[PDB]
Formats: sequence, C1' cells, structure tokens
RNA sequence: GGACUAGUCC
RNA sequence: GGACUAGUCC
Repeated sequence: GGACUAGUCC
Repeated sequence: GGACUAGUCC
C1' cells in the first nucleotide's frame, strides 16, 4: 500500500 | 460516494 469481516460518522 | 474505528490476510 492492497483485500476481506464488523461497526460508526459525513 | 467519502472518511474513520476494530479485526484478519497478502
């Protein structure tokens, strides 16, 4: 830096 | 659409 899982904010 | 938190893999 990237992917995936769960969540939140805009 | 963006941003972030927790986790995992590359």